23S rRNA, nucleotides 526 to 1261 from Escherichia coli: 678 nucleotides with solved positions.
The sample was in a buffer at pH 7.5.
Rfam match: Bacterial large subunit ribosomal RNA. Gene Ontology terms of the family: structural constituent of ribosome and ribosome.
Among the 49 different proteins in the entry, which are not shown, are 30S ribosomal protein S13, 50S ribosomal protein L9 and 50S ribosomal protein L13.
The source organism's lineage runs through Bacteria, Pseudomonadati, Gammaproteobacteria, Enterobacterales and Escherichia.
The work is reported in "Interactions between terminal ribosomal RNA helices stabilize the E. coli large ribosomal subunit" (Nissley et al., Rna, 2023).
The structure was determined by electron microscopy at 1.85 angstroms resolution and released in 2023.
Entry title: E. coli 70S ribosome with an improved MS2 tag inserted in H98.
Context: one part of a larger RNA, bound to proteins that are not shown
RNA sequence: ACAAGCAGUGGGAGCACGCUUAGGCGUGUGACUGCGUACCUUUUGUAUAAUGGGUCAGCGACUUAUAUUCUGUAGCAAGGUUAACCGAAUAGGGGAGCCGAAGGGAAACCGAGUCUUAACUGGGCGUUAAGUUGCAGGGUAUAGACCCGAAACCCGGUGAUCUAGCCAUGGGCAGGUUGAAGGUUGGGUAACACUAACUGGAGGACCGAACCGACUAAUGUUGAAAAAUUAGCGGAUGACUUGUGGCUGGGGGUGAAAGGCCAAUCAAACCGGGAGAUAGCUGGUUCUCCCCGAAAGCUAUUUAGGUAGCGCCUCGUGAAUUCAUCUCCGGGGGUAGAGCACUGUUUCGGCAAGGGGGUCAUCCCGACUUACCAACCCGAUGCAAACUGCGAAUACCGGAGAAUGUUAUCACGGGAGACACACGGCGGGUGCUAACGUCCGUCGUGAAGAGGGAAACAACCCAGACCGCCAGCUAAGGUCCCAAAGUCAUGGUUAAGUGGGAAACGAUGUGGGAAGGCCCAGACAGC
RNA sequence: GUCGAGUCGGCCUGCGCGGAAGAUGUAACGGGGCUAAACCAUGCACCGAAGCUGCGGCAGCGACGC
RNA sequence: GCGUUGUUGGGUAGGGGAGCGUUCUGUAAGCCUGCGAAGGUGUGCUGUGAGGCAUGCUGGAGGUAUCAGAAGUGCGAAUGCUGAC
Numbered sequence: 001a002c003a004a005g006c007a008g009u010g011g012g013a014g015c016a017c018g019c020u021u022a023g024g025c026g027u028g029u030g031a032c033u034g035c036g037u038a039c040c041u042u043u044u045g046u047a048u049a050a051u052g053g054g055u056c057a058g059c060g061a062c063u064u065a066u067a068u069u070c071u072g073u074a075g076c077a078a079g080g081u082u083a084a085c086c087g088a089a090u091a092g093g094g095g096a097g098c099c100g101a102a103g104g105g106a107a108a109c110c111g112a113g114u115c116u117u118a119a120c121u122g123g124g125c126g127u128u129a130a131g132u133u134g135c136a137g138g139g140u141a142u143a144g145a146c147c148c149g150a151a152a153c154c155c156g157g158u159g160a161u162c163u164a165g166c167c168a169u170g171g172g173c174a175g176g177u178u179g180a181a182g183g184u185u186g187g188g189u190a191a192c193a194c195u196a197a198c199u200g201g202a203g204g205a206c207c208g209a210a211c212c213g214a215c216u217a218a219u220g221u222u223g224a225a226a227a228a229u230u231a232g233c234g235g236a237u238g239a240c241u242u243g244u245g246g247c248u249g250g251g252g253g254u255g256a257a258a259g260g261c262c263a264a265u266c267a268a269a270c271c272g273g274g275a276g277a278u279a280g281c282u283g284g285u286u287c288u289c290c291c292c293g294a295a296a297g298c299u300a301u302u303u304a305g306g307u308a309g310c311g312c313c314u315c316g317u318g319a320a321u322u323c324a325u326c327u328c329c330g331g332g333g334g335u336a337g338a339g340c341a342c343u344g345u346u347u348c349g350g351c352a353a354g355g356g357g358g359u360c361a362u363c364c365c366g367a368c369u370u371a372c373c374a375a376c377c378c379g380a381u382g383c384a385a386a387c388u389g390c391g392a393a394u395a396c397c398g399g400a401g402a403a404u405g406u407u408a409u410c411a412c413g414g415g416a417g418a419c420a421c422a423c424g425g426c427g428g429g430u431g432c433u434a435a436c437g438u439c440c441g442u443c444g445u446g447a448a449g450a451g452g453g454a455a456a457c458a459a460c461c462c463a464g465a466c467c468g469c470c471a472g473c474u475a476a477g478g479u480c481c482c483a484a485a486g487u488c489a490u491g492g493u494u495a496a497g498u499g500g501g502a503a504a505c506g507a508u509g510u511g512g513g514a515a516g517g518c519c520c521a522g523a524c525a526g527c
Numbered sequence: 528g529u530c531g532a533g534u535c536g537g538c539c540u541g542c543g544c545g546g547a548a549g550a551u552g553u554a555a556c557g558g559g560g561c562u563a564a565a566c567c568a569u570g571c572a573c574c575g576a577a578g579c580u581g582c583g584g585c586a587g588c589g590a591c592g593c
Numbered sequence: 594g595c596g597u598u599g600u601u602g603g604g605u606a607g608g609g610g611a612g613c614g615u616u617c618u619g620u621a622a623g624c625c626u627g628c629g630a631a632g633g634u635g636u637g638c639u640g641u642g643a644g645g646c647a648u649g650c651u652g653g654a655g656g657u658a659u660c661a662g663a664a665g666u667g668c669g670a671a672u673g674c675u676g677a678c
Base pairs, nucleotide, nucleotide: 008035009034010033011032014029015028016027017026018025019024039052041050054678055677056676057675058674059673064143065142066141067140068139069138070137071136072135073134074133075132076131079099080098081097085093086092103110104109113125114124115123116122146284147283149281153274154273155272156271157270158269164248165247166246167245168244169243170242171241172240173238175207176206177205178203182199183198184197185196186195187194211235212234213233215232216231217230218229219228250266252262253261254260287612288611289610290609291608292607297310298309299308300307301306312417313415314414315413316412317411318410319409322408323405324404325403326401327400328399329398330397331396337390338388339387343384344383345382347380348379349378350377354373355372359367360366421446422445423444424443425442426441427440428439429438430437451462452461453460466584467583468582469581471580472579473578477574478573479572480559481558482557486571488570489569490568491567492566493565499561505545506544509542510541511540512539513538516535517534518533585602586601587600588599589598590597591596592595593594613667615664616663617662618661619660623657624656625655632651633650634649635648636647637646638645639644
Other pairs, nucleotide, nucleotide, family: 012030cWS012031tHS013030tHS038053cWW039670tWS040051cWW043045tHS044458tWS046050tWH060668tWS060671tHS061284tWS061668tWH062285cHS063145tWS075080tWS077130tWS078100tWS080132tSS082096tWH084094tHS087089tHS087091tHS089091cWW102111tSS104114tSS104124tWS105107tHS105108tHS112126tWS117119tHS143145tHS148282cWW150278tWH151277tWH152275tWW159250tWH159263tHS160163tWS160248tWH160253tWS164254tSS173209cWS174208tHS179201tSS179202tHS180201tHS181200tHS188193tHS189191tHS210236tHS214215cHS220225tWS223224cHS223225tHS224228cWS249262tWS250269tHS251268tHS255258tWS283671cSS288642cSS293606tHS294605tWH295418tSS295448tHH296447tHS298419cHS308419tWH314608tSS320407tWW332395cWW333394cWW334335cHS334391tWS335392tWH336391tHS340384tWH342387cWS346381cWW351376cWW352375tHS352376cHS353374tHS356370cWW357369cWW358368cWS361365tHS370371cSS371372cHS406587cWS406588cWS406600cHS407409tWS414608tWS416607cSS417606cSS422458tWS422459tHS423459tSS431434tHS431435tHS446458cSS449464tSS449465tHS450464tHS450577tWS451576cSS452476tSS462475cSS465603cWS474576tWH475575tHS476575tHS478485tWS479485cSS484574cSS487564cWH494496cHS494563tWW495562tWS496562tWW497498cHS498563tWH500560tWW503547tHH504546tHS507543cWW514537cWW515536cWW519532tWS522530tHS522532tHS523531tHS523533tSS525530tWW526530cWS527529cWW552553cHS552554cHS556559tWH560564tWS563565cHS604605cHS612643tWS613643tSS614666cWS620659cWW621658tHH626654tWS627654tWS629652tWS629653tSS629654tHS630653tHS630655tSS631652tHS
């Protein structure tokens, strides 16, 4: 042992044990039940089926030295302080020096001024803000500089006991075939040539064991084995194969050449050293609490996943009704909308310069139709991001006034982080008014934000969690049961489970409203 | 010519109907179920958060007194 | 530092403030400790937290207040390192 999921948490019965009041309580367990997808890292965003961790213990990452600036603190103060060294001296001596009390100028130089210029009515930098030496700390610089990590480069050595080639000296190749040249005799020839038989035993010759290989398959693939086994396969007297020893060394060797091989290592061996190379990259970075609290933008960049200045965060100091919201006042505007005088586009009518085609007439001419077709102008109708004879709302700049706000503002100084953004609304470019697409502007949220709602659902709706409560009221959203709250009230609609997926279009579904034709001088249909 | 109370087909509008085919399993209300427990309108109640209030406690900052 | 009163307290990067504990030096030839140190393992109490205090058992010889001073000062991650399993 009828029970479904990060294994807890809130609630909670039962059982066992134990407690000084005899009462509940304490300890252990935990039926049942609300809620509930680990952690880190990286990200716009992770339950993520993205990373990392089998577990434990121990170790493991912002240091150290020196220079420099700022803060705090201490001493002395227009001064402060010494270094090396001396000295037994943490004393004392030592003021060499360094920093400060003056700046301006490229400099000569002048000097509370100076420079600019021929000279300033001037203008720039200064003059009217105490420094210096310790100690503690924040940042910076040079160093390995927070830790771990390359692939590589360079220097000096070690390696030819594997393998590549070569050198010397030894060894091996069962068994069976084929029958080259040559030779003898005969035939033949003037002599050659040529010819048959015998003979002979050539060859990167043939078949096939040893031996050397490695074409195919199966197995094996945490193997019996870091390359094999089994069945088959190729060479097998040669450019063969083997034993022993020798030589060639790393930009070097060796290579019947595959970048092959050089000790299970090769597009530059191995070992040690430069060495903690460098790593704008990845990972990781260890106790606690309190306050504030970003950015994912602009500009520049051999820049684009880095960095710098600016923007935005934080800490300190100082200062103005300095700032914000609302009301009133002063402003510019050319967007929404609108319009069509303009720039273009557009249709219709009228009047038609006029042209392209057929008549005539024809030397120059003329008449002569259009199927014809169209500019100017008159009237009428639209359209525009790059049209404007008009023109908002908002937004923005400035001024004044009250209230409210922990100065919310500005400046300077110490410390940053950040420069991958995401979705949603509104205004748009791009795309297909396609994308959870892409690119701007602006607001919101997420990021960096929990809670409640939207079944579940970073970015939507409501709403901003200091801590505790077994109190109360609300928001969005809800109130028949799961599941808290109306089986609430009144009047309607729907009959499709429509509600709870969708269009052009189709239909005597059904409800409501205002009209029209006809109608007891017979309407509609049918007989 | 025949019957005795309406008849006709246009418009506007509310709600519905068809148009409507998909792959593991209902599977296009979260489920059960619902003819209201749907939809419109009006109203009063209630539920509902870490919002607000109540009670207790801690801490930051500012104004005003020691 | 006490009070009053107003208000605030979600938070990554990050800035500011304030602390806990560890080893070591002085204070310390002091103080605690064989009538039981450190370490280990339970229990109770206690603070906002890091933590602190007490005490049973184990252990069997060390430990160290206070206030100062210095850091090899805090680990779960790094396909971290070593050992055990």